The depositors describe the entry as "Non-translating S. pombe ribosome large subunit". An RNA structure (28S ribosomal RNA, nucleotides 1476 to 2448) from Schizosaccharomyces pombe, in which 791 nucleotides are resolved. It holds a match to the Rfam family "Eukaryotic large subunit ribosomal RNA". The literature on the family includes a 2001 paper in Science by Yusupov et al., "Crystal structure of the ribosome at 5.5 A resolution". Gene Ontology terms of the family: ribosome and structural constituent of ribosome. The entry also models zinc and magnesium ions. The structure was determined by cryo-electron microscopy at 1.94 A resolution and released in 2024. The reconstruction used 820,453 particles. Taxonomically the source falls in Schizosaccharomyces (Eukaryota, Fungi, Taphrinomycotina, Schizosaccharomycetes).
[PDB]
Context: one part of a larger RNA, bound to proteins that are not shown
RNA sequence: UGGAAGUAGCAAAUAUUCAAAUGAGAACUUUGAAGACUGAAGUGGGGAAAGGUUCCAUGUGAACAGCAGUUGGACAUGGGUUAGUCGAUCCUAAGAGAUAGGGAAGCUCCGUAUGAAAGUUGCACGAUUUUUCGUGCCUCCUAUCGAAAGGGAAUCCGGUUAAUAUUCCGGAACCAGAAGGUGGAAUCAACACGGCAACGUAAAUGAAGUUGGAGACGUCGGCGGGAGCCCUGGGAAGAGUUCUCUUUUCUUUUUAACAAACCAUUGAACUACCCUGAAAUCGGUUUAUCCGGAGCUAGGGUAUGGUGUUUGGAAGAGUUCAGCGCCUCAUGCUGAAUCCGGUGCGCUCUCGACGGCCCUUGAAAAUCCAACGGAAGAAUGG
RNA sequence: CCUUGUUUUCACAUCUGGUCGUACUCAUAACCGCAGCAGGUCUCCAAGGUGAACAGCCUCUAGUUGAUAGAACAAUGUAGAUAAGGGAAGUCGGCAAAAUGGAUCCGUAACUUCGGGAUAAGGAUUGGCUCUAAGGGUUGG
RNA sequence: ACAACCAACUUAGAACUGGUACGGACAAGGGGAAUCUGACUGUCUAAUUAAAACAUAGCAUUGCGAUGGCCAGAAAGUGGUGUUGACGCAAUGUGAUUUCUGCCCAGUGCUCUGAAUGUCAAAGUGAAGAAAUUCAACCAAGCGCGGGUAAACGGCGGGAGUAACUAUGACUCUCUUAAGGUAGCCAAAUGCCUCGUCAUCUAACUAGUGACGCGCAUGAAUGGAUUAACGAGAUUCCCACUGUCCCUAUCUACUAUCUAGCGAAACC
Numbered sequence: 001u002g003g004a005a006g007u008a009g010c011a012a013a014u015a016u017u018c019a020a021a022u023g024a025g026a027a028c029u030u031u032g033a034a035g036a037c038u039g040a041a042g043u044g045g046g047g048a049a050a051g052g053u054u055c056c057a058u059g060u061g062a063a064c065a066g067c068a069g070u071u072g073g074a075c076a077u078g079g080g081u082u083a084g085u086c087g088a089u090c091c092u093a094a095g096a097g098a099u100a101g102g103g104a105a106g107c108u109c110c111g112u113a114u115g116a117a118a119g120u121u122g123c124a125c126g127a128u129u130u131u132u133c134g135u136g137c138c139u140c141c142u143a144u145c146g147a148a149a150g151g152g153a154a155u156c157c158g159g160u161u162a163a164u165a166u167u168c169c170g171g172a173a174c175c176a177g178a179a180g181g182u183g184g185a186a187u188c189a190a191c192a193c194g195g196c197a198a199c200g201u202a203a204a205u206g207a208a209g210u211u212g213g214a215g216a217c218g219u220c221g222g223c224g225g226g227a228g229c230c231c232u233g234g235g236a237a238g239a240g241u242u243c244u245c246u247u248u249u250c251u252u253u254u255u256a257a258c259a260a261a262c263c264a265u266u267g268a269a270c271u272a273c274c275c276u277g278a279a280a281u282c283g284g285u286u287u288a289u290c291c292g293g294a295g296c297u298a299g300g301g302u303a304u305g306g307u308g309u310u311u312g313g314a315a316g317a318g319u320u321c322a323g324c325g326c327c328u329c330a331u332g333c334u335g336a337a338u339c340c341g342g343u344g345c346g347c348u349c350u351c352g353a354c355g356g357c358c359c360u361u362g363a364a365a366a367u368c369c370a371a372c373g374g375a376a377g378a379a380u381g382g
Numbered sequence: 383c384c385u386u387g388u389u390u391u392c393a394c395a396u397c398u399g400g401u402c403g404u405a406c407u408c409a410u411a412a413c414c415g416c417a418g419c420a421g422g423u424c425u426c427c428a429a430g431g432u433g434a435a436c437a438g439c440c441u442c443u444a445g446u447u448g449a450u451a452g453a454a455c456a457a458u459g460u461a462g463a464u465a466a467g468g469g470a471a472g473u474c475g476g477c478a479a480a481a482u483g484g485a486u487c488c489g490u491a492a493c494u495u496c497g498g499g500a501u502a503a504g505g506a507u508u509g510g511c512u513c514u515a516a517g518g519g520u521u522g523g
Numbered sequence: 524a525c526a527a528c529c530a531a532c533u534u535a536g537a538a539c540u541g542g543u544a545c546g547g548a549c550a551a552g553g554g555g556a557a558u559c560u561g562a563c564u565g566u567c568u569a570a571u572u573a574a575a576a577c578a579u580a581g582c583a584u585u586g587c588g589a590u591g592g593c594c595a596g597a598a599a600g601u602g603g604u605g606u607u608g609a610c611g612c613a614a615u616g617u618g619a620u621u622u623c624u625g626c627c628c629a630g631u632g633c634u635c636u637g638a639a640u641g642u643c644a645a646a647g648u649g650a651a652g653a654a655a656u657u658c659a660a661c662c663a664a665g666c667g668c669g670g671g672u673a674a675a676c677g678g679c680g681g682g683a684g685u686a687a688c689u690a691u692g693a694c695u696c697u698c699u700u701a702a703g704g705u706a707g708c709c710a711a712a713u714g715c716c717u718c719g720u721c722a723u724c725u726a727a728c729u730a731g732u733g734a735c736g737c738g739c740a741u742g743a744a745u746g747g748a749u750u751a752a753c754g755a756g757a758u759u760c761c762c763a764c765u766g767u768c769c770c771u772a773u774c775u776a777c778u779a780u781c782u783a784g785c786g787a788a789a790c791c
Stems, first nucleotide, its partner, number of pairs: 002791002009785002016034006035447004044427004050407002054405001055079006064072002084174002086403002090151002095145002101110003126133001155172005175399004181394003184389002187387001191377001192201003205376001209372006218357004223352007230344001231342004235253006254317001258312005271303006282292003318338008358362001413422002429441004450783004459777007467769002471767001476764001484508005493498001495619001509540002512537006519529001541545001553762007560754002565577002581617007592604003621748003625679003630676002632672004648659004680698005707741001708738001719735005
Other pairs, nucleotide, nucleotide, family: 004789tHS005788tHH006007cHS006786tHS007787tWH008786tHS011777cSS012410tWW013449tHS015035tWS022026tWH023025tHS023070cWS026070tWS027450tWS028067tWS038043tSS039441tHS039443tHS040442tWH042443tWW049408tHS049409tWW053081tWW056162cSS061072tWH063074cWS065418cWS072418cHS073411tHS079163tWS080081cWH083404tWH084154tSS085154cSS087148cSS088401cWW089152tHS091365cSS092147tWH092364cSS094146tHS097143tHS098112tWH099114tWW100111tHS101600tWS103597cWS103598cSS104106tHS109598tWS113118tWS114116cHH115600tWS121138cWW124132tWW125135cWW147150tHS149424tWS150363cHS151365tWS151366tWS153175cSS155166tSS156256cSS160165tWH161163tHS172257tWS180181cHS184203tWS186387cWW187386cWW188380cWW190377tWS195197tHS196275cWS197274cSS198301tSS201204tWS202203cHS202392cSS206374tSS206375tHS207374tHS208373tHS215366tHS216365tHH217364tWH222353cWW225267cSS255314tWS255315tWH256314tHH257313tHS263265cWS267306cWW268305cWS269304cWW277297tHS278295tSS279292tWS279293tWS279295tHS283296tSS285289cWW286288tHS288354tWS306308tHS315316cSS358360tSS360362cSS406412tWS407412tSS409423tWH415419tWS433435tHS433437tHS438549cSS454779tWH457779tHS458778cWW465766tWH466770tWW469765tHS469767tHS470476tHS470477cWH470478cWW470765tWH472767cSS473475tHS480764cSS482552tHS483546tWS489503tHS490502tHS491500tHH492499tHS494497tWS495497cHS495750cHS498751tSS509547cWS511538cWW518530cWW520528cWW521527cWS523525tWS542547cWH544547cHS560575cSS562751tWS562752tWS563579tHS567574tWH568572tHS568573tWH575712tHS580618tHS582674tWS588608tSS589607tWW591605tWW592612tSS595601cWW596598tHS596599tHS616744cSS617744cSS619750tHS620749cWW623743tWS624744cWH627701cSS628675tWH636668cWW637667tWW639666tHS641665cWW642664tWW643663tHS644662tHS647660cWW652654tHS652655tHS673676cHS678702tWS686691tHS692693cHS699703tWS704705cHS704742tWS705743tWH706742tHS706747tWS707747tSS710717cWH710719tHS714716tWS724728tWH725727tHS743746cSS766770cWS
C1' cells in the first nucleotide's frame, strides 16, 4: 500500500406512530398526543469500592457517538461541593512494628516489660497567704500503626440553587470542654428527708486505694406489642365517566428532632422485685409444662417506659381548592378545607417474654457510671 | 444574729468547638474487561390484583420508549408451534421433544439400618351462581 | 337464662347451571423392574473430564510425659503445635452401618540387644628411626548375629527344555517353602481363550439378568462380602408419551435477500 470488496456484515434484550417547533438539512433534537415496556429481588430511589469533573449553564457540531446528528458522558467558555452534631479524626482486632537485647560479612533477622536503673500518677512537708513550684517518701503503668461496614458525645423539620445541603436560610434543639455569672439546696458545729419494704426526690460534702457495672456480642423457631405501609366506612375539596348505569370512580385529607407529665389504662406484664398471708380436695399457668413451705393462688405496692397517650414544638409549616389586582412590581393580596371512624396468622422494621441446638457456647479496647472506703474541711457574738 | 466554705452529679446564664472529605456516576455508556463490550463488581428501601408465595402474569408511583433504518417474503438457516394413522420400527443410546404437574379426598408394593421407601404405584374431583350448617369477638336491659 | 347491631375470617355440604367445562392464561413431579458403583450432605481439574476421583463420620495402626514428639530457621538470649498435656498434639492407612477381617516375619522395612569387638575414622598410647614416618595394639556408633513386628511393604507358588515360520506351553520335569489362597465373590468396572456354558426375555440379542467356575491374572482395612437411603454417576428393561422414525408437510419471528448510510478479515 494492494486483490479478497462496496464484499462479510452492521439481526439478542416485544415498538413504534401523528402533529408542531427549531433548523440549510429531522427516522434519531425539543413540546404535545397516542401506543407500549421495566412491573417495587425495577429499566425506580441511594450508597460502599473504583473513576475524577464525567455534575450545571451557555454555545459548537471538525474528530468521536461502527447509520444519523439541529444532540451527547464528545468539543469550547464559564459556574459548582459551606458541618461542634454525617464520616474520617479517638479505640482496639487479626496483624504491622520502632525500642532493650541477641544474631548476621552485611543488605538486615529475631524480638515487643523482652534478662532494661523502660514512671504518668498518689501525698503537701517548704509557700506568703487563700494557692499548683522545689526536695521529699513513694507504688503490678504504658511506643506507636492497624476498621470511611466492629466500638463510639451530640440535629430535626420546612424552605432554598442552573448545579450543595441532616452542611446554606428560617425556626426549633442537642453534646462536649473552660471559667465561674446569678439563683436554689445542705451545713449553729458536718455533710437532707420520706417509705415496713421493693424504693422515692430539683439539689443531698466525699481524696487515695479497691471492687462492681456498662461498652459486650451465636444461631434457628414460634408467640405478644409498637411504628410505617397496606386495606376499609363516612364527610369535605377538586377531577374522570355519564345512550343507559354508577348516593359513582380517582386524588388530597400531613405532623420531626427535642421537652414535659402519665402509662400495662387505651395495646403490650403479675416481667422483675417488695409487703400481707400460708397452699392437698394441690393450685396457678403458656401456642409451646413450667412455677410454688427456698413461701403458690389472691390482695396491695415498687421499678423498668416509647416507634404508646395527652400536650409543647405546631400551623404560623406543608398539602388541596377558590378569587383579586393583571405591564404589574418586592409577585404580592384575600378567602375555605386539611375532619371523624375501623381492621389484621398481612408486609417491612423493631421491641418484649420465651423455647431449641452445640465434643460449635458465639472480639477487644477506648470510654462512661456505681459502690466499698474515709482523706480533707473549719463560722459564730441567739 | 447583718456575718464562710460546699454543691454548678440542682436550675437558669456566658464563652468555645479547629482541621480533611462533601459535585456526579455506581453501571446493557461515568468502575474493570483494548471500547459507549449481552461479561464482571458489596449493600439499603420495596405499592395493588391473582396466588402458598420476594413464583409467573397484569397494573399504580418512578423511569424509559435506547439499541442503523426502508422494502420484500427465495433456498438454506437460528428461535418458536402444529400434525392423519402407526408409536422408538429411528439411533451407539428415547439424544431432542412429548407426556406428568397445583390443590382436596381415596389408595399406596418389594425392601429396610424401622427412621424410611412415599407425591411409591394407582384412582376421583376442581367453574359460575343461589343457598345451608358449624366454628369467634365488642356490646343492653 | 338470654342480644339489636358493629367488627370478621374459614371450613364442609346442597340445589341450579353451561363448552361434559373449570389448577381454563400463568404456574407446575412422568412412573416402574433390575445390575455396576460411591454409604449419605459436602469437594475439585476458572477456559474440553463433576466422576466410581477427593473429603467425611466410623475402624485401625504409629510417635511422644516436655532435658519430649512433629515442624521451622543462615543464626540467635529464635519461631509454630502450645491460652496445649495422652478424653492431647503429631504421623499414616482404610472409608457410614451390618458381617467378617484367614495363612505367611524367608525377603525388604521398622524396632530392641551389647554378650558379638567382629570391623573401624579421628585422637591419643607403646616400640623402631636422626626425623618426616612406619609398625603395633586400644575406641564409639554404625555392623554380623539374635528377639519382636503384616490394619509395615508385600506373598499366598515358582522356575524350567521343548507343540508346522520363529517363539510357542501343549508336553516333558522338578524345586516345592516364609506360607501355600481360608471365608467369601466372579466371564464382575478384574476371564486372554470368548460371542465361555446353561436358563430366562425377544419373532430374532456378540446386549442384560440369574446360575456355573483349575479364576490367563478374584480374595480379605494393598480391606473381602452384604447393604436400606441418597446420586445431573455407569448399565439393561417395561409402562406413559411422542415427528426419533415410516415420510414428510404446514405456520410465525429474525436472518439470508434488494435498497440508503457505513464497512472490516483471513488468505494471496